[PDB]
Source information: Primary citation: Connell et al., Mol.Cell (2007), "Structural basis for interaction of the ribosome with the switch regions of GTP-bound elongation factors". Solved structure of RNA (Fragment of23S rRNA (H68)) from Thermus thermophilus, 54 nucleotides shown.

RNA sequence: GUGCCGGAAGGUCAAGGGGAGGGGUGCAAGCCCCGAACCGAAGCCCCGGUGAAC
Numbered sequence: 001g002u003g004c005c006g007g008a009a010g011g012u013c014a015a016g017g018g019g020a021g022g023g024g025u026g027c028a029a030g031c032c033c034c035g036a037a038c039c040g041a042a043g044c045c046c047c048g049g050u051g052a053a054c
Base pairs, nucleotide, nucleotide: 001054002053003050004049005048006047007046010045011044012043016039017038021034022033023032024031025030
Other pairs, nucleotide, nucleotide, family: 013042tWS018037tHS019036tHS020035tHS026029tHS
């Protein structure tokens, strides 16, 4: 170093939530589209134990 066990913090993280903002149309109300913050598991990162675990 690898594996396994332990760590209700952090880091990263998919759907989904969220809608700043933009676009296509119509005379219009509208109908449609993309979409930032942010909220988001297990995993991984990270911290630590472990040899009659490799």

The reconstruction used 77,038 particles.
Released in 2008, the model rests on electron microscopy data to a resolution of 7.3 angstrom.
The depositors describe the entry as "Structural Basis for Interaction of the Ribosome with the Switch Regions of GTP-bound Elongation Factors".
The entry also contains 30S ribosomal protein S12, 50S ribosomal protein L1, Elongation factor G and 30S ribosomal protein S2, not shown here.